[PDB]
Context: one part of a larger RNA, bound to proteins that are not shown
RNA sequence: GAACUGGCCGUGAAGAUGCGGCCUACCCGUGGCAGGACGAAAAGACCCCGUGGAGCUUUACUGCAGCCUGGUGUUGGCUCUUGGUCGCGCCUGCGUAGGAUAGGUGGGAGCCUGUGAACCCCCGCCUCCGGGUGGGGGGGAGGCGCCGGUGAAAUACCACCCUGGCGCGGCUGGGGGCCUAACCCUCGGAUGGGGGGACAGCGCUUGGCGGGCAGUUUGACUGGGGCGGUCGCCUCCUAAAAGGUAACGGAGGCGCCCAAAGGUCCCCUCAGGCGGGACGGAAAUCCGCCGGAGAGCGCAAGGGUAGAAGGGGGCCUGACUGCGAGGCCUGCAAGCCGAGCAGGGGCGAAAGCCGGGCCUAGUGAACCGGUGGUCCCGUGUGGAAGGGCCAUCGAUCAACGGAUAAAAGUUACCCCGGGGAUAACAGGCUGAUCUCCCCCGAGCGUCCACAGCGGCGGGGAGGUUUGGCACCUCGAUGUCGGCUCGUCGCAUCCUGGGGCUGAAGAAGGUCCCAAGGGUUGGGCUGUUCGCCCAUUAAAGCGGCACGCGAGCUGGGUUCAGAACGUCGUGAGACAGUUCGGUCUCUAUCCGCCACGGGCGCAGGAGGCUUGAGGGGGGCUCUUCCUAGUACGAGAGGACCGGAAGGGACGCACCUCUGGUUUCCCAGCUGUCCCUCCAGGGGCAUAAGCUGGGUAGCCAUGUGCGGAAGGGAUAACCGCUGAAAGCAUCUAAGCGGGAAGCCCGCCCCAAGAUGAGGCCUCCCACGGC
RNA sequence: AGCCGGUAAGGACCCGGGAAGACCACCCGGUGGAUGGGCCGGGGGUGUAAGCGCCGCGAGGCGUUGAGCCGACCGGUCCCAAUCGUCCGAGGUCU
Numbered sequence: 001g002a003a004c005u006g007g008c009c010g011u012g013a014a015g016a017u018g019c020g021g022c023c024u025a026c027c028c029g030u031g032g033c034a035g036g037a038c039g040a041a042a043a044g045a046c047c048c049c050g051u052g053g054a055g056c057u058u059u060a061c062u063g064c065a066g067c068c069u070g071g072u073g074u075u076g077g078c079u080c081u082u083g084g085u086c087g088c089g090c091c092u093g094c095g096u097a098g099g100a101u102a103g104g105u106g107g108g109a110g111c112c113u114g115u116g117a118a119c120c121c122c123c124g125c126c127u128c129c130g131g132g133u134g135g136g137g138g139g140g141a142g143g144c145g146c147c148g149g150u151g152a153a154a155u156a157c158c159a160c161c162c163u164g165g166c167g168c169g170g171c172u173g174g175g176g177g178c179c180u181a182a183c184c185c186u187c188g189g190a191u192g193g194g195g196g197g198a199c200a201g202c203g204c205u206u207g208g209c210g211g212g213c214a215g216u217u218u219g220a221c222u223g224g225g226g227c228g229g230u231c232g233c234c235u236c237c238u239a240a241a242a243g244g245u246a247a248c249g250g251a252g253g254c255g256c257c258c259a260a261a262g263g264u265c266c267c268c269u270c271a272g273g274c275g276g277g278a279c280g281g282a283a284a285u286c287c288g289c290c291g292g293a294g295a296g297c298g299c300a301a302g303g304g305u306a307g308a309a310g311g312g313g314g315c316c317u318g319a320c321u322g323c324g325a326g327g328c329c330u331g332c333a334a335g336c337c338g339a340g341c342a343g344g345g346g347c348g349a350a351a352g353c354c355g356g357g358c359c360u361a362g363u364g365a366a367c368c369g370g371u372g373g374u375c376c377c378g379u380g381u382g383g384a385a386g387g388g389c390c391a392u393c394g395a396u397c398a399a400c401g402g403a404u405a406a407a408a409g410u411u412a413c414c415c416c417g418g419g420g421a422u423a424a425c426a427g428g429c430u431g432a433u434c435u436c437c438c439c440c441g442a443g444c445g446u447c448c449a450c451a452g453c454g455g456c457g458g459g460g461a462g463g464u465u466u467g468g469c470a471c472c473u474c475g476a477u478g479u480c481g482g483c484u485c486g487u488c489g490c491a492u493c494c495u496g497g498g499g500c501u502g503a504a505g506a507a508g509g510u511c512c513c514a515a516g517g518g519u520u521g522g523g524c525u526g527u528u529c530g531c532c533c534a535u536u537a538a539a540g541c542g543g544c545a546c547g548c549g550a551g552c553u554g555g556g557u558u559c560a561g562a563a564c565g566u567c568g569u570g571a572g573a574c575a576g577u578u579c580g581g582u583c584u585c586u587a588u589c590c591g592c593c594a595c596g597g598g599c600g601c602a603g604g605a606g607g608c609u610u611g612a613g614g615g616g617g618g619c620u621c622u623u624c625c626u627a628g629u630a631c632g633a634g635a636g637g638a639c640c641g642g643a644a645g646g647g648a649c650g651c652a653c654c655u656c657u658g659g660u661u662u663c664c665c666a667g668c669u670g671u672c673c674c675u676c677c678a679g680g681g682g683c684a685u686a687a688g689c690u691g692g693g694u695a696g697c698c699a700u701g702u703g704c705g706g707a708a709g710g711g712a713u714a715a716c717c718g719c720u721g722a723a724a725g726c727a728u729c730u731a732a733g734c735g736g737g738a739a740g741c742c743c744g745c746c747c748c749a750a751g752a753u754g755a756g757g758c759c760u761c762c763c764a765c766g767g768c
Numbered sequence: 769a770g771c772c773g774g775u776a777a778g779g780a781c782c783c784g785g786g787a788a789g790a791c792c793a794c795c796c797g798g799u800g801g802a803u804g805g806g807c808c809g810g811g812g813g814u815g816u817a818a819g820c821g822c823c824g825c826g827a828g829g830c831g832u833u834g835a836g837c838c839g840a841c842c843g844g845u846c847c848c849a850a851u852c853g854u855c856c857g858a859g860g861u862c863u
Base pairs, nucleotide, nucleotide: 003017006023007022008021009020010019026598027597028596029595030594031593032592033591035590036589037588040584047419048418049417050416052415053414054411055410056409057408060216061215062214063213064212066209067208068207070205071204072203073202074201076179077178078177079176080175081174082173083172084171085170086169087168088167089166090165091164093162103161104160105159106158107157111143112142119138121136122135123134124133126131183196184195185194186193187192219231220230221229228248232254233253234252235251236250237249255400256298257357258356262316263315264314265313266312267311268310270294272290273289274288275287276286296305297304299362301360302359303358320343321342322341323340326337327336328335332401345354346353347352368394369393370392371391372390373389374388376387377386426473427471428469429468430467432466434462435461436460437459438458439457443453444452480555481553482552483551485547486544487543488542489541490540493518494517495516496513497512498511499510500509501508520534521533522532523531524530561579563577564576565574566573567572599751603762604761605760606759607758608757609756613748614747615746616745619647620646621645622644623643624642625641631636649705650704651703652702653701657699658698659697660696664692665691666690667689668688669684670683671682672681673680674679709743710742711741716736717735718734719733763860765773766772767771768770775859778856779855780854781853782798783797784796785795786794803849804848805847806845807844808843809842810841813837814836819832820831821830822829823828
Other pairs, nucleotide, nucleotide, family: 002018cWW011016tWH014427cSS014428cSS030790tWS034587tWS037550tWH038472tHS042476tWS044046tWS045476cWH047224tSS048422cWS051403tWH057570cSS058060cWH058569cWS060407cSS061211tHH065210tHS069206cWW075198tWS075200tHH076181tWS084170tWW092163cWW094128cSS094130cWS095152tHH096151cHS097150cSS098100tHS098154cWS099100cSS100155cWW101131cHS102151tWS108156tWS109145tWS110144cWW110156tSS117140tHS117141tSS117142tSS118139tHS120137cWW125132cWW128130cSS149155tWH180197tWS180198tWH181197tSS182197tHS183200tWS210212cHS216407tWS217408cWH218409cWH234300tWS235301tSS238247tWS239246tHH240245tWW252300cSS253361tWS255363tWS255398tHS257261tWS260262tHS260317tWW260319tHH263346tSS269308tWH270295cSS271291tHS277285cWW280284cSS281283tHS281284cHH293306tHS295308tWW296309cSS304309tWS305308cSS308310tHS314347tWS318344cWH318354cWW321355cWH322355cWH324339tHS325338tHS329334tWS341355tWH348350tHS348351tHS364395tHS364397tHS364402tSS365397tWH366395tWH375376cHS378384tHS378385tHS404406tHS409571tSS411413cHS420424cWH423474tWH425477cWW431432cHS431433tHS431463tWS431465tHS431466cHS433463cWW433465cWW440456cWW441454tWS441455tHS442454tHS444449tHS445451tHS448502tWW449454cWS451509tSS462464cHS462491tWS463465cHS470471cHS478583tWW484548cWW490515tHS492494cHS492514tWW493515tWH494537cSS495739cWH496738cSS497715tSS504631cSS504635tWW505630cWS505636tSS513714cSS514739tWS517619tSS518538tSS519540cWH535539tWH536538tHS548551cHS554583tHS560581tHS562578cWW568570tHS568571tHS595792tWS600755tWS603858cSS604777tWS610750tWH611749tWS611752tHS612749tHS626640cWS628629cHS628637tWS629638tWH630637tHS632634tHS632635tHS648706cWW654656cHS654699tWH656701cWS661695tHS665836tWS675677cHS692813cSS693839cWS694840cWH699700cSS699701tHS708744tHS712740cWW713738tWH714737tHS715737tHS720730tWH720732tWS721731tHS722728tWH723727tWH724726tHS730732cWH750752cWW751753cHS762776cSS774859tWW775858tWH777857tHS784803tSS788793cWS789792tHS797850tSS801846tWW801850tHS802847tWH803846tWH812838cWS815834tSS815835tHS816833tSS817835tHS818833tHH824826tHS846848cWH846849cWH
C1' cells in the first nucleotide's frame, strides 16, 4: 500500500486481524462508546551525532570603528632661556729631570721697544697655591732664545690643530613669554571689527587602549552525553605452547643517564649461612669453612648472564669516515639486525675485537627558520643579494602520524540535517537490588530447639522497586497525580472452613483452605505514599504501557516572562525554590453497548413454547433469647440453636413523602397596543418576575432481592483396614467437611446452520 | 427439486395512534370502529373570573361565588378524522 481487517495462549525485530495451535464466528447496515489498529496530525522541539547554523558573553584568538599619542604637512613673526654643532675672538693645559705650569706636530737661530723696554704699585681671570693672563699707572729704552742645564719631549718667534672654557655669530633641538596673518569661532556692517591662535581642526605616518562591532575557534575515546579518567613509548599478564590478538581488563615504568657506566688487553668472582676477631653494633673492615648463583648488571619488568653481560687495572676514543650482501618487522612512512670492502685509527704477542652502552623505553614526520662548512646556481656580463648541497640546531606539535603562525564560553530565544547507530517514558532480556517463601537448628521462650521465635551460613520464587543491558519504536509509543470506568492475580484486610497454641472462657497469636462478595467519610499536602481525626466486619497488597488524556482534568514536572538562594568576571546555569503560562468539533476497520434489514431453518402460514449455551446475583453488622448458664478466684463470658432490627449495594415502582412540572391557574412592575373606562394582548429569556402546581419522569420516598435447599469438594476430621502379627483416614472400600465449585433464583437465548417441540390454519391451481 | 401466472391461510403497504421508540422495530386500532382530536362527566390545579349591585372621597372592600379558568389523569360520546384500496403470498426435492 492493498484488504476477503474476530478472541485466547504462544511465537515472531522483544506488545500480531495477517504466523502456530486452539476457540469463537450466517450476510449487510443504523444510532451510540472510545480499549486496540504501537489510530491521525507535525521527517521529536528532549537526547546524542554533524570537524552544520545562528543569538549572546568574556581577562578565548585575530581584526575593525572609535579614542589617546610621537614625527611630519597645512605652519608664520619677535624675544628670552638652556642643548648641539660648525664660523671667528679666543683663552686654557702642572710628574724624576729641567730657570718655570712645557697641550701636540711642524716650521725655527732670531724676535721685541715713540703701535715707548729691565721693574713700581691698584682691578678682573684661572688658581696644582706656585703662580697665569689681561690689564692701567710710573719710569720709559732694555728684555727671552739658539747656547748649555734639561728631560721621552725644551724654550724667543709664526703656523696648523688638540683639551676644555667663554663671548659674539651661523644654524638648529628643546622649553617659557608675547605677536597676527594661515586655520577656527563670532559680529544688522564682512578687502572690515572682535575672540581663539600657530594651538585646535584636517592629511600621511608611529605605537597604544579598544566585545562598541566583525570573522571565527572552543579535540577524540566513552556500555548515551556530561563530569571524572585517558591519549605516544617500554615490561609482564590476559593471549587459547609459532606470530598477532580487544575492553574505561589486572599490575608497573619512560620523556633520562654515562667522558666512562664507551673500545680493547689483562686479572678477579657473588649473595647468604655458621664459627672466629679491639672500639664495632643485626649490618663497617679482617680470618676460616660451607655456599651454581638466590648477589651484581644506573633506573620498571621480563629475558639473559660468573665458561660474564658482574668487580679491578693499563693503554685508549670504533660514542669512526665512505659504503653495505642479506634479512627481521611491516598497509604506508617508520623502526630493527647486519657480515663484508676501503680510508685513517685503538687495544692485543697473536688469534682477533672495536661503526657506543647485557637487551628490550629515554621520543617527534613535513613545513618555516638559525649556525658551521661547501664553492654547486648567481636573472646582459664580473661580482654581490639570495638560494642549493653537507653537518647540526629551534617540537610536553604530550590530543605524542603532528588541521592555523595565531583561539574560550553560553543559549530555557533558538534553528537545520540526521539517529531508535544513542539517553530520558513504557515494553523486553536479566534479577544485583527489591518483595515473598524455604533449608540448617546455634540460641531464646521459668522448665521445653520448633506455642511464638531462628545466631552464623545455605536454597529458591516472583517480576510490583532501584538499576544493568540498549533489542522494536526519535518521518513521535504524550511520562506524575487525580476523576471516571472497570477487570484480573492471591503472597487474604474482612466475612466462611480448618490445624497448633505458652487455646479455661472471652479475646488473641501462628499456619493451612478459600478470590464469592466486601474493603467508609474527613484534615494536611500536586502528591503517589504517609501522618492524623471520626468510624468500621474490614478500612488488603499487587497486575492490566507504574490500566485508563482520539474519556475528562492539568495541581506536580518539563518551552518562552519574572524573582530568591546558590554557582559563574560574564552570557547564563541548578530541579533547588517561587508567581504565571494555548490539552486538536466529525471514528474508516477491529472491539464494545443497543437496534434493524436480508437470507436460511424443503410447502406456505398464525400462535404457544423446550433450554443447549450465556449473563446477572453472591456483602455484612448490631441487639435479644438460649444464659448472666458452660468456663472462671474474680473481672469477664461462650459454643450450638432461635428472634428482631440495621448499613451499603441491586431491581422495580410512584400509593405516601419530596422534586421537576416553558404556559395549568393566580398575583405584580415598566412600556406599547386593542378601545376612552372597564377588561385584555405583546415584550422585558430561549417562562419578564413572583406564589403555586396535575400527568409524566423521578429520590430524598415505597416494595422486593442476596437466600433456602440439594449435590460434589478444599484444608481438615474420622470409620473400617492391610502391606508391616502392632500401628496407619488408604493401598480395596465408606463417612463428615467452606461466604468458595455444580445446581437451585432472576434475565437473554434454536443463526443451538446440531437452525428443536406442541396447537391450529390453508391445499392436491393454471401454462411452460 | 426449474420458469411464468392467478390464488388460498396469511402478511405487508397506507392511515389513527401508543408509559414502544433516534429511524427502524414492537404493540394497539382502522367505520364489523372509541385509535387520536373535539365535546361531555369525573379527577386535579389554581383559589372566589367577568358583569352587575352595595359600602367608601379614594386606593380598595363586601355579595353574587369555592366562582372562573382549566395540559397530559379516569371514563363517556361517532361530532371530526383512521375514506377508498393495493401488492405480496402454498401446489409441498430424493432414498
The RNA (23S Ribosomal RNA, nucleotides 2040 to 2906) from Thermus thermophilus HB8 has 863 modelled nucleotides.
Released in 2015, the model rests on X-ray crystallography data to a resolution of 2.3 A.
Crystals were grown from: 0.1-0.2 M Arginine-HCl, 0.1M Tris-HCl pH 7.6, 2.5% PEG-20K, 7-12% MPD, 0.5 mM BME.
The PDB entry is titled "Crystal structure of the Thermus thermophilus 70S ribosome with rRNA modifications and bound to protein Y (YfiA) at 2.3A resolution".
The entry is indexed under Ribosome, rRNA modofications, pseudouridine, rRNA methylation, ribosomal protein post-translational modifications, iron-sulfur cluster, beta-thio-aspartate.
Among the 50 different proteins in the entry, which are not shown, are 50S ribosomal protein L23, 50S ribosomal protein L9 and 50S ribosomal protein L13.
Ions in the entry include magnesium and zinc.
Primary citation: Polikanov et al., Nat.Struct.Mol.Biol. (2015), "Structural insights into the role of rRNA modifications in protein synthesis and ribosome assembly".
An Rfam search finds the family "Bacterial large subunit ribosomal RNA" in it. Rfam 15.1 lists 51,934 matches to the family in 10,816 species. Rfam links the family to the GO terms structural constituent of ribosome and ribosome. A reference for the family is Yusupov et al. (2001), "Crystal structure of the ribosome at 5.5 A resolution", Science.